[PDB]
Context: one part of a larger RNA, bound to proteins that are not shown
RNA sequence: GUGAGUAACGACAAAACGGGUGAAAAACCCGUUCGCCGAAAGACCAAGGGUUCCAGUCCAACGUUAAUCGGGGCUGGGUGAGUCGACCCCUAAGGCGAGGCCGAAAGGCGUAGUCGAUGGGAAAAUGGUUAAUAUUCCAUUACUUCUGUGUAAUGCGAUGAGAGGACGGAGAAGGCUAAAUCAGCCUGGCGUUGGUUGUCCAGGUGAAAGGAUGUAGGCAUGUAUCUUAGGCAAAUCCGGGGUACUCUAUGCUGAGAUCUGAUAGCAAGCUGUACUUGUGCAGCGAAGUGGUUGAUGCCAUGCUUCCAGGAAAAGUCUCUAAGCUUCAGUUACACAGGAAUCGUACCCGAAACCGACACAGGUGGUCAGGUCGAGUAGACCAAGGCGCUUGAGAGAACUCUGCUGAAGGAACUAGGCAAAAUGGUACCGUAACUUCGGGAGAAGGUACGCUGUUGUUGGUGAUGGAACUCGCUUCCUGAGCUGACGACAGCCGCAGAAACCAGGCCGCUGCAACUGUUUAUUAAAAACAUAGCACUCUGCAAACACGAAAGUGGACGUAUAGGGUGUGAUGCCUGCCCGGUGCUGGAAGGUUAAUUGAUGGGGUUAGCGUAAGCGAAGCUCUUGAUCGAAGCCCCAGUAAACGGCGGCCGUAAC
RNA sequence: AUAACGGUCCUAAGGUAGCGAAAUUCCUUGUCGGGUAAGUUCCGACCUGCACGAAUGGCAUAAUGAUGGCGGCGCUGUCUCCAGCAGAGGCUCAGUGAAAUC
Numbered sequence: 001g002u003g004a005g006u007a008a009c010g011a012c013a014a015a016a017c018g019g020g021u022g023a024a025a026a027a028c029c030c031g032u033u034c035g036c037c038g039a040a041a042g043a044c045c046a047a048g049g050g051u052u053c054c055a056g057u058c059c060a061a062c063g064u065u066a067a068u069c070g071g072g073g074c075u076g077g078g079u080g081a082g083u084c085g086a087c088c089c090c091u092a093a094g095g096c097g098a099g100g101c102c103g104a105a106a107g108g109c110g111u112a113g114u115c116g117a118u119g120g121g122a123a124a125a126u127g128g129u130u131a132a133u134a135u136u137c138c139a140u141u142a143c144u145u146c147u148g149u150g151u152a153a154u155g156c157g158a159u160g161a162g163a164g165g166a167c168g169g170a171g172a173a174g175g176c177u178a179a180a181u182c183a184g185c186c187u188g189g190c191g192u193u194g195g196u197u198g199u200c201c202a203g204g205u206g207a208a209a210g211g212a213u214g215u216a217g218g219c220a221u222g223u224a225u226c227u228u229a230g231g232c233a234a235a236u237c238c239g240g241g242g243u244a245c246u247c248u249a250u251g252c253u254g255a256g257a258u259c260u261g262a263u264a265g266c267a268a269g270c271u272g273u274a275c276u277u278g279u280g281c282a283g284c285g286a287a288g289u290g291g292u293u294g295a296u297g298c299c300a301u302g303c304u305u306c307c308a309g310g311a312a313a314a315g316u317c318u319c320u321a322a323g324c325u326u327c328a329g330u331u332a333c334a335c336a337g338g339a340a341u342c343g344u345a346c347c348c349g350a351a352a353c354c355g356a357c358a359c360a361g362g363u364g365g366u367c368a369g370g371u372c373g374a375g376u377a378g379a380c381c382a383a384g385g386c387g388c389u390u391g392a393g394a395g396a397a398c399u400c401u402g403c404u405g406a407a408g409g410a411a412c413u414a415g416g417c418a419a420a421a422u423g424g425u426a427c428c429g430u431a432a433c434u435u436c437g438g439g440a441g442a443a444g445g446u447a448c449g450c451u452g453u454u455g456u457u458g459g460u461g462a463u464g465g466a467a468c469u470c471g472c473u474u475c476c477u478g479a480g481c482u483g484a485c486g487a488c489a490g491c492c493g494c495a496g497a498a499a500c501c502a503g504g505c506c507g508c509u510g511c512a513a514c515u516g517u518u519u520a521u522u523a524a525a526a527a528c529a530u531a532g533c534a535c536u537c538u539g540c541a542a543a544c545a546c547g548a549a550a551g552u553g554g555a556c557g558u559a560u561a562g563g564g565u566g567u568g569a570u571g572c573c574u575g576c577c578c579g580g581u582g583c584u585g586g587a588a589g590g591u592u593a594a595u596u597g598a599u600g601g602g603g604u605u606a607g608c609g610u611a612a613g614c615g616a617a618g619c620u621c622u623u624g625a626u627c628g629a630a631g632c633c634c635c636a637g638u639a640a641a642c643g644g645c646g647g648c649c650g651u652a653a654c
Numbered sequence: 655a656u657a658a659c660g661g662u663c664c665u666a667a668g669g670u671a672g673c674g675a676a677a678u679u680c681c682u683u684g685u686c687g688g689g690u691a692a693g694u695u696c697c698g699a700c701c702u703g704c705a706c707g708a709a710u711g712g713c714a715u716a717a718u719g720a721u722g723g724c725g726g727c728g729c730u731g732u733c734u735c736c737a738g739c740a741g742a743g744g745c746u747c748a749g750u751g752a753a754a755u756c
Base pairs, nucleotide, nucleotide: 001756008750009749015033016032017031018030019029020028034387035386036385037384042367043366044365045364048347049346052345053077054076055075056074057073058072062070063069082143083142084343085342086341088121089120090119094115095114096113100109101108102107124141125140126139127138128137144339145338146337147336148335149334150333151332152331153330154329155324156323160319161318162317163316168306169305170304171303174299175298176297179293180292181291182290183289184205185204186203187202188201189200190198210260211259212258217253218252219251220250223244224243225242226241227240228239230238231237256472266288269284270283271282272281273280274279307310353362354361369381370380371379372378390748391747392746393745398743399742400741401740402739403738404737405736407734408733411732416729424448425447426446427445428444433438435569449491450490451489452488453487454486455485456484457483458482459481460480464476465475466474467473468471492496504727505726506725507724508723509722510721511719512718516528517527532567533566534565535564536563537562538561544553545552546551570714571713572712573711575645576644577643580642581641582638583637584636585635586634589633590632591631600622601621602620603619604618607614608613646663647662648661649660650659672706673703684700685699686698687697688696
Other pairs, nucleotide, nucleotide, family: 002755cWW003754tHS004753tHH005006cHS005751tWS006752tWH007751tHS010357tWW013386tWS014034tWS014387cSS021025tWH022024tHS022068cWS025068tWS026390tWS027065tWH027066tWS036041tWS038040cWS038382tHS038383tHS040042tHS040383tWW046348tHS047350tWW051079tWW054131cSS059070tWH061072cWS063358cWS065390tWS067389tWW071351tHS077132tSS078079cWH081344tWH082123tSS090313cSS091117tWH091312cSS093116tHS097112tHS098111tWH099110tHS102549cSS103106tHS117119tHS119311cWS120314tWS122144cSS124135tSS125208cSS129134tWH130132tHS141209tWS155329tSS157322tWS158160tHS158320tWH160233tWS164315tHS165314tHS166313tHH167312tWH172302cWW173300tWW177295tWH178294tHS186286cSS204287tSS206290cWH208262tHH209261tHS213257cWW214256tHS214472cHS215255tWH216254tHS221246cWW221249tWS222245cWW234320cSS235319cSS247249cHS265288cWW268285tHS275277tWS307309tHS308310tSS324327cWS346352tWS347352tSS350363tWH355359tWS373377tHS397744tHS406735cWW409730tHS409732tHS410416tHS410417cWH410418cWW410730tWH412732cSS413415tHS420729cSS422503tHS423502cSS429443tHS430442tHS431440tHH432439tHS434437tWS435437cHS435715cHS461479tHS462478tHS463477cWW493495tHS511526cSS513716tWS513717tWS514530tHS518525tWH519523tHH519524tWH531568tHS533640tWS538542cSS539558tSS540557tWW540558tWS540559tHH542555tHH543554tHS543562tWS547549tHS547550tHS567709cSS569715tHS573708tWS574709cWH577666cSS578641tWH579643tHS592629tHS592630tHS593628tHS594628tHS595627cWW596626cWW597624tSS597625tHS598624tHS599623cWW605616tHS606615tHS609612tHS639642cHS644667tWS652656tWH657658cHS657659tWS664668tWW669670cHS669707tWS670708tWH671707tHS674701tWS675682cWH676678tHS678706cWS679681tWS689693tWS689695cWW690692tHS693695tWS708711cSS731735cWS
């Protein structure tokens, strides 16, 4: 190139119009309407990313369309800390590891140590301000911890010892706060259409950390004195012991509340200001109090209860050792000064992180209002965000997703697949079977809206009256608000659980006892596991497993323990076979390894031989007497070891 | 008719209880009974078990299971047999602009 200007333009939450700029506007800006989310589609933190943040300017490419717009191009800005985080001190799992042990080398392990957070360790709140930072800048009011100097009073002193830090699951009741809501109070309004000066409508109104007292409630009996088989040394400190005395006491804590911080910023609306800005600044100008509900927050690292029995180290406190003596140190107070370095913009169910994409997926933690409601379910809303980056028409077949449907009602089909149906609260009622818990929400039934008249009852509790251990107190009344439950009489509709939400039920039977687990991506099951059962091995330097070894797990355990194997709740039970294979125990006969090396047979030559040939010793090639273990053969036992569990022919008065 | 019974051969021994056309049964849709107008599935029973059987456990068992099979009530567009309507595509216009194949 063809397919072909064909499919598609990424959640069906949704858009419409006026004005502006511009070459050009469905998509940008301003405005008026409409719709969607609101336990997230809002607001934050960590991780990850790295300038995407803010302003000006541009539209080629990027953006599934155009774009004046942008997380795009270009230029310039922007991240302010003693209190937030990191850094720092401390340690867990684990890593590395001076010497050391082990290994052909490389290297493995490990002691003393040294690192390593996901955990322990000091301290700040409320407002205002920028186009972009705010517990960081400014205002107001605080806190922590060091350093130097000076004064007063004093014994100070660890790498040791003791305490503390210091810790589980579950369940409740009480006292409170935050929040929500109503009333009161202040300011404004008198309604395009019948009423609306009122028991009417709208808005506003509750200041934090810190500081001084101190409460309800929780925990431990407390103090004095004498004395020590302990705390490797010591201790005045812990632990142990003996008396006195006291629990009506003595202590350690400890929410909330009052006071203070403190009248701070706060509205409609009045006076002006730059000299025009139709915008910004200065002053003035009101309330700021009582009920109800009530936490997942605080007391609370509390209390009760259970077994499955619930980190470490430092900071901190109490002792002393070695050491110092009108020092050094320690406590208190005053004054003066310091608190380094790095991060801080922006994105967070996300167009910026992991997915090749501006991808319907995935991503740990925190906050989370109103009306109904058990609720963080659900419908509609608040604060706050969005309308998901192609539209405009048309309203054929066919496809997807929904609503309704005459008569029939599973005749469909492999199969009621899919749809339809049930669905709440209170009361009544409920079979077989059963391991006595269940089955069971069995099945099935009644009531439910609105108005009025009446009755019973719980909480809170202002205002008064008492009480004496005399005051954040204890009792008696009772205003107001609010929770629960009845009776009776009427009213309206087809329908009173009103929408959303919200079990279908029953009979027979196989398998697996049950809750759990599995083929990430065609199998969730009768498969795996399981509590229970049995066999078997293992006496501790255990068997077993990892490793080349050192060593490590088993286990800082010890046969009521640990490993291997099979079976699989529970009820009733679990027959016969040891011939085979395996395992366990015998036996010392046969066979057999290395090792050992008795004998026999050759090679060579000194010598003897006329020659043929014979031929010691020494070396050397070969042969393999004797000794020799386990195993195998042999003999028993063992099946909840692996395994096995027959054939032929006839017989009682038709 | 069958065999409480008997003879004979071989093994280590020749299957006890319980169950049985079963997650196991070829013949086979075995036979009988129930359920249906009609039942190769299902439930109960029968025992010539091709080829069950006791911790590769046997027979049952309340409860439990998105487990396998069978039946009933209600319910219905599952079906007789489809009809109408709503949204999203399809179709037309403007912009962007693929694919496998050849």
Primary citation: Morgan et al., Plos Biol. (2023), "Streptothricin F is a bactericidal antibiotic effective against highly drug-resistant gram-negative bacteria that interacts with the 30S subunit of the 70S ribosome". Shown are 756 nucleotides from a PDB entry: RNA (23s ribosomal RNA, nucleotides 1257 to 2013) from Acinetobacter baumannii AB0057. An Rfam search finds the family "Bacterial large subunit ribosomal RNA" in it. Its family is annotated with structural constituent of ribosome and ribosome in the Gene Ontology. Clan: LSU clan. The model includes bound Streptothricin D (OIY). The entry has 48 different proteins, among them 30S ribosomal protein S9, 50S ribosomal protein L34 and 50S ribosomal protein L6. The organism belongs to Acinetobacter baumannii, within Bacteria. The entry also models zinc and magnesium ions. The PDB entry is titled "A. baumannii ribosome-Streptothricin-D complex: 70S with E-site tRNA".